[PDB]
Formats: sequence, C1' cells, structure tokens
RNA sequence: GGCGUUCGUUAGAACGUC
Repeated sequence: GGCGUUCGUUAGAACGUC
C1' cells in the first nucleotide's frame, strides 16, 4: 500500500492476509 473480515457509540477503529 492492497485485498478480505469483524466489531459498532453505525461515527469510526481494529484484526487476518500478501
């Protein structure tokens, strides 16, 4: 940096994975 998932105060954040 990407891809995927979860959590949820639905904002947002984290985790898995390359």